[PDB]
Context: bound to proteins that are not shown
C1' cells in the first nucleotide's frame, strides 16, 4: 500500500491484496410473431487439373479447388 | 473496420393554428 | 416539431446534430498452417 | 520396383 | 474466388406471446457493501 479520465468509464507481472466471520446484488436462469439473419448447404459468374461427348452441335458437361482446437494484434 | 443496443458530454429558442 | 421501424413507436423524466465510453455479433492482421489434405502427373 | 520417387494446381 | 442469388434459429431477443396461460430450481461462480492490510 493502486491509479487515468468533466464523464459514459480506462489501465495487470507479480499489494488494484484478504474476505466460507457478515452482508447485498449478479451469472446459472428458460418467452412468440415479424425483419434481418451466422456456422454450413444449393445455386450462378471467374480460373486451373483430369475426366465424358464429338457424322453434326457445344469457348461445352461432370468432378475437384479443403484449413480444426487454441492464441496475436486490432 | 463494419452492424446493432446501452450509455457521456455539447448544443438544447427541441413541440407557437 | 423531428427521430425511426416492414410492423402495432418515441423524446425538457431531455428528441435530433458535433464529439465520445461500452457490450454484442463478425470483418481483419499474423502464430498455429503445409510441413496438412486432395487430384494431377514425372521418372525409377 | 518399390502400398517407390521429382514436381504442378500450391 | 465473385455475388443488393436461394436456404439456413447461431444470433440481434427482452421486465419477451394468446394470458382469469405471464413460462422451475440448486449446485458452482462473479461482483460488490464493509472489515482487515493500518
Nucleotide at each position: 500500500a493502486g491509479u487515468g479520465g468533466u464523464a459514459a468509464u480506462g489501465c495487470g507481472a507479480a499489494a488494484c491484496a484478504c474476505u466460507u466471520g457478515c452482508c447485498a446484488g449478479g451469472u446459472a436462469a428458460c418467452a412468440a410473431a415479424u425483419c434481418a439473419a451466422u456456422c454450413c448447404u444449393c445455386c450462378c459468374a471467374c480460373g486451373g487439373u483430369g475426366a465424358g461427348c464429338u457424322u453434326u452441335c457445344u469457348u461445352u458437361u461432370c468432378a475437384c479447388c479443403a484449413u480444426a482446437a487454441u492464441c496475436c494484434a486490432c | 473496420c463494419u452492424u446493432g443496443g446501452g450509455c457521456c458530454u455539447u448544443u438544447u429558442u427541441a413541440c407557437u393554428u | 416539431c423531428g427521430c425511426g421501424u416492414u410492423g402495432u413507436u418515441c423524446g425538457g423524466a431531455g428528441c435530433g446534430g458535433g464529439g465520445g465510453c461500452u457490450c454484442a455479433a463478425g470483418a481483419u492482421u499474423g502464430a498455429a498452417a503445409a510441413a496438412u489434405g486432395c487430384a494431377g502427373c514425372u521418372c525409377u | 520396383g518399390u502400398a517407390c520417387u521429382g514436381u504442378c494446381a500450391u | 474466388u465473385u455475388g443488393u442469388g436461394a436456404g439456413u434459429u447461431c444470433u440481434g431477443c427482452g421486465c419477451a406471446u394468446u394470458a382469469a396461460a405471464g413460462c422451475a430450481a440448486a449446485a458452482a461462480c462473479c461482483u460488490g457493501g464493509g472489515g482487515u492490510g493500518u
Shown are 183 nucleotides from a PDB entry: RNA (SR1_chain_3) from Leishmania major strain Friedlin.
The work is reported in "A small nucleolar RNA dictates the structure and function of translating ribosomes in Leishmania" (Rajan et al., Nat Commun, 2026).
Keywords: CRYO-EM, LEISHMANIA MAJOR, 80S RIBOSOME, TRNA, MRNA, snoRNA, RIBOSOME.
The depositors describe the entry as "CRYO-EM STRUCTURE OF LEISHMANIA MAJOR 80S RIBOSOME WITH A/P/E-SITE TRNA AND MRNA : LM32CS1C1 M2 OE MUTANT".
The sample was in a buffer at pH 7.6.
The structure was determined by cryo-electron microscopy at 2.25 A resolution and released in 2025.